[PDB]
Context: bound to proteins that are not shown
RNA sequence: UUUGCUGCUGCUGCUGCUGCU
RNA sequence: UUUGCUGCUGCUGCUGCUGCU
Repeated sequence: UUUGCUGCUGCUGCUGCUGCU
Repeated sequence: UUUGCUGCUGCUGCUGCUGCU
RNA backbone atom coordinates (compact mmCIF):
# COMPACT_ATOMS: atom_id res chain seq x y z
P U A 1 -0.82 4.38 3.20
O5' U A 1 -1.08 3.19 2.16
C5' U A 1 -0.73 3.43 0.79
C4' U A 1 -0.72 2.16 0.00
C3' U A 1 -2.00 1.32 0.00
O3' U A 1 -2.50 1.45 -1.33
C1' U A 1 0.00 0.00 0.00
P U A 2 -3.60 2.56 -1.72
O5' U A 2 -4.99 1.86 -1.33
C5' U A 2 -5.22 0.45 -1.59
C4' U A 2 -6.29 -0.12 -0.68
C3' U A 2 -7.61 0.66 -0.64
O3' U A 2 -8.71 -0.23 -0.58
C1' U A 2 -6.80 0.34 1.55
P U A 3 -9.14 -1.08 -1.86
O5' U A 3 -10.67 -0.66 -1.97
C5' U A 3 -11.02 0.72 -2.11
C4' U A 3 -12.48 0.79 -2.45
C3' U A 3 -13.04 2.17 -2.71
O3' U A 3 -12.65 2.50 -4.02
C1' U A 3 -14.44 1.09 -1.19
P G A 4 -12.43 4.00 -4.41
O5' G A 4 -13.88 4.61 -4.25
C5' G A 4 -14.93 4.23 -5.15
C4' G A 4 -16.20 4.86 -4.66
C3' G A 4 -16.14 6.37 -4.49
O3' G A 4 -16.50 7.10 -5.66
C1' G A 4 -16.99 5.40 -2.52
P C A 5 -15.81 8.52 -6.01
O5' C A 5 -16.32 9.49 -4.87
C5' C A 5 -17.39 10.39 -5.12
C4' C A 5 -18.08 10.76 -3.83
C3' C A 5 -17.67 12.08 -3.20
O3' C A 5 -18.01 13.22 -3.99
C1' C A 5 -17.99 10.47 -1.51
P U A 6 -17.26 14.64 -3.76
O5' U A 6 -17.64 15.02 -2.26
C5' U A 6 -18.89 15.66 -1.98
C4' U A 6 -18.84 16.23 -0.59
C3' U A 6 -17.89 17.39 -0.37
O3' U A 6 -18.37 18.61 -0.94
C1' U A 6 -17.75 15.88 1.44
P G A 7 -17.35 19.66 -1.64
O5' G A 7 -16.51 20.23 -0.41
C5' G A 7 -17.09 21.19 0.49
C4' G A 7 -16.19 21.34 1.68
C3' G A 7 -14.78 21.84 1.39
O3' G A 7 -14.62 23.25 1.32
C1' G A 7 -14.67 19.97 2.82
P C A 8 -13.48 23.91 0.37
O5' C A 8 -12.13 23.70 1.20
C5' C A 8 -11.93 24.46 2.41
C4' C A 8 -10.79 23.91 3.25
C3' C A 8 -9.39 23.96 2.67
O3' C A 8 -8.85 25.28 2.62
C1' C A 8 -9.69 21.92 3.79
P U A 9 -7.51 25.60 1.76
O5' U A 9 -6.41 24.67 2.43
C5' U A 9 -5.55 25.14 3.48
C4' U A 9 -4.45 24.14 3.66
C3' U A 9 -3.41 24.14 2.56
O3' U A 9 -2.61 25.33 2.62
C1' U A 9 -3.98 21.91 3.13
P G A 10 -2.28 26.21 1.27
O5' G A 10 -0.86 25.65 0.81
C5' G A 10 0.23 25.47 1.73
C4' G A 10 1.00 24.23 1.37
C3' G A 10 1.41 24.08 -0.09
O3' G A 10 2.57 24.81 -0.44
C1' G A 10 0.52 22.05 0.68
P C A 11 2.68 25.48 -1.88
O5' C A 11 3.32 24.33 -2.79
C5' C A 11 4.56 23.68 -2.45
C4' C A 11 4.68 22.41 -3.27
C3' C A 11 4.46 22.56 -4.77
O3' C A 11 5.56 23.21 -5.41
C1' C A 11 3.37 20.60 -4.00
P U A 12 5.45 23.57 -6.97
O5' U A 12 5.55 22.15 -7.65
C5' U A 12 4.93 21.96 -8.90
C4' U A 12 5.03 20.51 -9.24
C3' U A 12 4.51 20.17 -10.62
O3' U A 12 5.57 20.38 -11.53
C1' U A 12 3.43 18.82 -9.04
P G A 13 5.27 20.93 -12.99
O5' G A 13 4.35 19.80 -13.61
C5' G A 13 4.83 18.46 -13.77
C4' G A 13 3.72 17.63 -14.35
C3' G A 13 2.95 18.29 -15.49
O3' G A 13 3.77 18.28 -16.64
C1' G A 13 1.42 17.40 -13.97
P C A 14 3.61 19.36 -17.82
O5' C A 14 2.14 19.12 -18.39
C5' C A 14 1.78 17.87 -18.97
C4' C A 14 0.31 17.90 -19.29
C3' C A 14 -0.16 19.11 -20.08
O3' C A 14 0.08 19.00 -21.48
C1' C A 14 -1.62 18.79 -18.29
P U A 15 0.39 20.32 -22.35
O5' U A 15 -1.03 21.04 -22.45
C5' U A 15 -2.08 20.37 -23.17
C4' U A 15 -3.40 21.10 -23.03
C3' U A 15 -3.44 22.56 -23.44
O3' U A 15 -3.38 22.73 -24.85
C1' U A 15 -4.59 22.29 -21.41
P G A 16 -2.44 23.88 -25.52
O5' G A 16 -3.27 25.20 -25.27
C5' G A 16 -4.58 25.35 -25.84
C4' G A 16 -5.29 26.53 -25.22
C3' G A 16 -4.50 27.83 -25.17
O3' G A 16 -4.54 28.47 -26.43
C1' G A 16 -5.44 27.45 -23.06
P C A 17 -3.39 29.49 -26.83
O5' C A 17 -3.53 30.64 -25.74
C5' C A 17 -4.65 31.55 -25.73
C4' C A 17 -4.60 32.43 -24.50
C3' C A 17 -3.41 33.38 -24.39
O3' C A 17 -3.47 34.56 -25.19
C1' C A 17 -3.77 32.33 -22.31
P U A 18 -2.11 35.25 -25.78
O5' U A 18 -1.47 35.95 -24.49
C5' U A 18 -2.24 36.86 -23.66
C4' U A 18 -1.40 37.35 -22.50
C3' U A 18 -0.01 37.84 -22.86
O3' U A 18 -0.11 39.21 -23.23
C1' U A 18 0.12 36.39 -20.99
P G A 19 0.86 39.81 -24.35
O5' G A 19 2.22 40.02 -23.56
C5' G A 19 2.35 41.11 -22.64
C4' G A 19 3.60 40.92 -21.83
C3' G A 19 4.90 40.83 -22.62
O3' G A 19 5.35 42.14 -22.97
C1' G A 19 4.85 39.17 -20.94
P C A 20 6.71 42.36 -23.79
O5' C A 20 7.83 42.11 -22.69
C5' C A 20 9.17 41.79 -23.10
C4' C A 20 9.85 40.93 -22.07
C3' C A 20 11.02 40.12 -22.57
O3' C A 20 12.18 40.89 -22.87
C1' C A 20 9.77 38.82 -21.07
P U A 21 13.11 40.45 -24.06
O5' U A 21 13.77 39.10 -23.53
C5' U A 21 14.58 39.10 -22.34
C4' U A 21 14.93 37.69 -21.96
C3' U A 21 15.69 36.90 -23.01
O3' U A 21 17.08 37.17 -22.94
C1' U A 21 13.94 35.56 -22.16
P U B 1 2.17 21.78 -29.19
O5' U B 1 3.47 20.85 -29.20
C5' U B 1 3.53 19.79 -28.23
C4' U B 1 4.62 18.82 -28.54
C3' U B 1 6.04 19.38 -28.68
O3' U B 1 6.72 18.88 -27.53
C1' U B 1 5.57 17.60 -30.21
P U B 2 6.85 19.74 -26.18
O5' U B 2 8.12 20.67 -26.45
C5' U B 2 9.30 20.16 -27.13
C4' U B 2 10.10 21.28 -27.77
C3' U B 2 10.47 22.45 -26.85
O3' U B 2 11.77 22.91 -27.12
C1' U B 2 9.41 23.26 -28.81
P U B 3 13.05 22.05 -26.69
O5' U B 3 13.83 23.15 -25.84
C5' U B 3 13.20 23.76 -24.71
C4' U B 3 14.24 24.53 -23.96
C3' U B 3 13.79 25.20 -22.68
O3' U B 3 13.73 24.20 -21.71
C1' U B 3 14.95 26.76 -23.97
P G B 4 12.72 24.31 -20.53
O5' G B 4 13.24 25.59 -19.76
C5' G B 4 14.49 25.57 -19.06
C4' G B 4 14.77 26.95 -18.56
C3' G B 4 13.67 27.55 -17.69
O3' G B 4 13.81 27.26 -16.30
C1' G B 4 14.24 29.08 -19.39
P C B 5 12.52 27.06 -15.35
O5' C B 5 11.84 28.50 -15.31
C5' C B 5 12.05 29.36 -14.20
C4' C B 5 11.85 30.80 -14.59
C3' C B 5 10.49 31.40 -14.28
O3' C B 5 10.22 31.49 -12.88
C1' C B 5 11.22 32.17 -16.38
P U B 6 8.70 31.64 -12.34
O5' U B 6 8.21 33.02 -12.97
C5' U B 6 8.54 34.26 -12.33
C4' U B 6 7.67 35.34 -12.91
C3' U B 6 6.19 35.26 -12.59
O3' U B 6 5.89 35.63 -11.25
C1' U B 6 6.51 35.85 -14.86
P G B 7 4.73 34.85 -10.42
O5' G B 7 3.39 35.31 -11.14
C5' G B 7 2.85 36.62 -10.92
C4' G B 7 1.76 36.86 -11.92
C3' G B 7 0.57 35.91 -11.85
O3' G B 7 -0.45 36.25 -10.92
C1' G B 7 1.27 36.14 -14.09
P C B 8 -1.35 35.09 -10.22
O5' C B 8 -2.39 34.68 -11.35
C5' C B 8 -3.42 35.61 -11.74
C4' C B 8 -4.10 35.21 -13.03
C3' C B 8 -4.89 33.92 -13.07
O3' C B 8 -6.11 33.98 -12.34
C1' C B 8 -3.69 34.15 -15.08
P U B 9 -6.94 32.63 -11.98
O5' U B 9 -7.29 32.03 -13.41
C5' U B 9 -8.51 32.32 -14.08
C4' U B 9 -8.66 31.36 -15.23
C3' U B 9 -8.99 29.94 -14.83
O3' U B 9 -10.34 29.86 -14.34
C1' U B 9 -7.31 29.93 -16.51
P G B 10 -10.71 29.05 -12.96
O5' G B 10 -11.14 27.61 -13.48
C5' G B 10 -12.06 27.44 -14.57
C4' G B 10 -11.63 26.26 -15.40
C3' G B 10 -11.33 24.96 -14.66
O3' G B 10 -12.48 24.22 -14.31
C1' G B 10 -9.64 25.36 -16.22
P C B 11 -12.53 23.42 -12.94
O5' C B 11 -11.91 22.00 -13.29
C5' C B 11 -12.41 21.17 -14.35
C4' C B 11 -11.39 20.11 -14.68
C3' C B 11 -10.85 19.31 -13.51
O3' C B 11 -11.81 18.38 -13.00
C1' C B 11 -9.07 19.86 -14.96
P U B 12 -11.47 17.55 -11.67
O5' U B 12 -10.37 16.53 -12.18
C5' U B 12 -9.43 16.05 -11.27
C4' U B 12 -8.42 15.26 -12.03
C3' U B 12 -7.38 14.57 -11.16
O3' U B 12 -7.94 13.34 -10.75
C1' U B 12 -6.28 15.87 -12.76
P G B 13 -7.64 12.76 -9.30
O5' G B 13 -6.06 12.57 -9.33
C5' G B 13 -5.44 11.67 -10.27
C4' G B 13 -3.96 11.74 -10.06
C3' G B 13 -3.50 11.73 -8.61
O3' G B 13 -3.67 10.42 -8.11
C1' G B 13 -2.38 13.44 -9.73
P C B 14 -3.89 10.12 -6.54
O5' C B 14 -2.56 10.63 -5.84
C5' C B 14 -1.30 10.05 -6.16
C4' C B 14 -0.22 10.83 -5.44
C3' C B 14 -0.46 11.03 -3.95
O3' C B 14 -0.09 9.91 -3.17
C1' C B 14 0.16 13.08 -4.90
P U B 15 -0.89 9.59 -1.80
O5' U B 15 -0.37 10.71 -0.80
C5' U B 15 1.01 10.70 -0.41
C4' U B 15 1.37 11.92 0.41
C3' U B 15 0.55 12.19 1.67
O3' U B 15 0.87 11.27 2.71
C1' U B 15 0.85 14.20 0.50
P G B 16 -0.31 10.60 3.61
O5' G B 16 -0.71 11.78 4.60
C5' G B 16 0.26 12.32 5.50
C4' G B 16 -0.25 13.61 6.10
C3' G B 16 -1.66 13.57 6.67
O3' G B 16 -1.65 12.99 7.95
C1' G B 16 -1.46 15.46 5.30
P C B 17 -2.97 12.31 8.52
O5' C B 17 -4.00 13.53 8.60
C5' C B 17 -3.84 14.60 9.56
C4' C B 17 -4.86 15.68 9.30
C3' C B 17 -6.33 15.30 9.47
O3' C B 17 -6.81 15.21 10.81
C1' C B 17 -6.07 16.55 7.48
P U B 18 -8.00 14.16 11.22
O5' U B 18 -9.31 14.84 10.61
C5' U B 18 -9.66 16.21 10.90
C4' U B 18 -10.93 16.59 10.16
C3' U B 18 -12.08 15.60 10.28
O3' U B 18 -12.80 15.90 11.47
C1' U B 18 -11.81 16.25 8.01
P G B 19 -13.49 14.73 12.31
O5' G B 19 -14.80 14.41 11.47
C5' G B 19 -15.91 15.31 11.53
C4' G B 19 -16.89 14.96 10.45
C3' G B 19 -17.45 13.54 10.49
O3' G B 19 -18.50 13.46 11.45
C1' G B 19 -16.86 14.11 8.28
P C B 20 -19.30 12.09 11.71
O5' C B 20 -20.25 11.99 10.44
C5' C B 20 -20.80 10.72 10.07
C4' C B 20 -21.02 10.65 8.58
C3' C B 20 -21.11 9.26 8.00
O3' C B 20 -22.31 8.57 8.33
C1' C B 20 -19.89 10.64 6.53
P U B 21 -22.25 7.00 8.54
O5' U B 21 -21.97 6.45 7.07
C5' U B 21 -22.91 6.70 6.00
C4' U B 21 -22.33 6.23 4.69
C3' U B 21 -21.97 4.75 4.63
O3' U B 21 -23.11 3.97 4.32
C1' U B 21 -20.18 6.02 3.75